[PDB]
The RNA with a sequence from Zika virus has 71 modelled nucleotides. Primary citation: Akiyama et al., Science (2016), "Zika virus produces noncoding RNAs using a multi-pseudoknot structure that confounds a cellular exonuclease". The organism belongs to Orthoflavivirus zikaense, within Viruses. Crystals were grown by vapor diffusion, sitting drop at pH 7.5. It was solved by X-ray diffraction to 2.81 A.
RNA sequence: GGGUCAGGCCGGCGAAAGUCGCCACAGUUUGGGGAAAGCUGUGCAGCCUGUAACCCCCCCACGAAAGUGGG
Numbered sequence: 001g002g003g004u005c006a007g008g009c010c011g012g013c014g015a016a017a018g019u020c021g022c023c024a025c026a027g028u029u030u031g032g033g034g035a036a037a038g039c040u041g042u043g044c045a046g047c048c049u050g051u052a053a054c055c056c057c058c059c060c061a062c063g064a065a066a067g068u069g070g071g
Base pairs, nucleotide, nucleotide: 003044005050006049007048008047009046010021011020012019013018023043024042025041026040027039028038031057032056033055034054058071059070060069061068062067
């Protein structure tokens, strides 16, 4: 360095069923609004692998259109 979505490894607690972990909470994200597996903060903490670029609207440019880029 690697975190909250999923699968898994390894382990903690528990007689067990289960549970915890890469998680909890709050704020925030826009062009204007919604949102999180994003960002920020506090705290807690362990790693690996995988895929995920979301929804509504407005404006400008380009495009036959789908769409692409920008606010």